Notes
Shown are 34 nucleotides from a PDB entry: RNA. The structure was determined by solution NMR and released in 2004. Sample source: RNA WAS PREPARED BY IN VITRO TRANSCRIPTION WITH T7 RNA POLYMERASE. The 2004 paper behind the entry is "NMR Structures of Loop B RNAs from the Stem-Loop IV Domain of the Enterovirus Internal Ribosome Entry Site: A Single C to U Substitution Drastically Changes the Shape and Flexibility of RNA(,)".
RNA sequence: GGAGGACAUUCCUCACGGGUGACCGUGGUCCUCC
Numbered sequence: 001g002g003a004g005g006a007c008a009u010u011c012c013u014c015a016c017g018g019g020u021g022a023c024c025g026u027g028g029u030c031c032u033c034c
Stems, first nucleotide, its partner, number of pairs: 001034007014027005
Other pairs, nucleotide, nucleotide, family: 007029cWW009011cHS011027tWS019022tHS
C1' cells in the first nucleotide's frame, strides 16, 4: 500500500484524508492474509 472479516461510532459542514493552493475526495479503530 492492497485483499478478506468483525467491531465501534453520535454527526450534515459536523467529521476525516490529500496539498504550496484553490479545491477535491471521504466517514472511526482493529482483526486476517499478501